An RNA structure (The hepatitis delta virus ribozyme) with a sequence from Homo Sapiens, in which 64 nucleotides are resolved. The organism belongs to Homo, within Eukaryota. Sample source: RNA was prepared by in vitro transcription with T7 RNA polymerase. The depositors describe the entry as "A 1.9A crystal structure of the HDV ribozyme precleavage suggests both Lewis acid and general acid mechanisms contribute to phosphodiester cleavage". Chen et al. published it in Biochemistry in 2010: "A 1.9 A crystal structure of the HDV ribozyme precleavage suggests both Lewis acid and general acid mechanisms contribute to phosphodiester cleavage". Method: X-ray diffraction, resolution 1.92 angstroms. The entry became public in 2010.

RNA sequence: GGUCCGCAGCCUCCUCGCGGCGCAAGCUGGGCAACAUUCCGAAAGGUAAUGGCGAAUGCGGACC
Numbered sequence: 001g002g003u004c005c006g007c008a009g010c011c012u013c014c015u016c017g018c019g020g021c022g023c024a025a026g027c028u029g030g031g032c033a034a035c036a037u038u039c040c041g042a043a044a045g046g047u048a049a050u051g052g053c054g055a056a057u058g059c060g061g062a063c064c
Stems, first nucleotide, its partner, number of pairs: 001064008009021003013030002035051004039046002
Other pairs, nucleotide, nucleotide, family: 011055cSS012016tHS012017tWW013033cWS014053tHS020056tWS021056tHS031033cHS032034cHS032035tHS032051tWH034052cWW035052cWW041043tHS041044tHS047048cHS
């Protein structure tokens, strides 16, 4: 250094969980189900478009 495990902290459109969590850049999977915004409707609403996950890490042990 890598993997797994444990603890604390943390993250979330992506089964809130036996999930995930270095920095920068590039590429890239899923969906409008919820949510936000726009759009359409006088409204009840429609669900057309866009968005987020470009999120969040330290320490220790074991093993290689």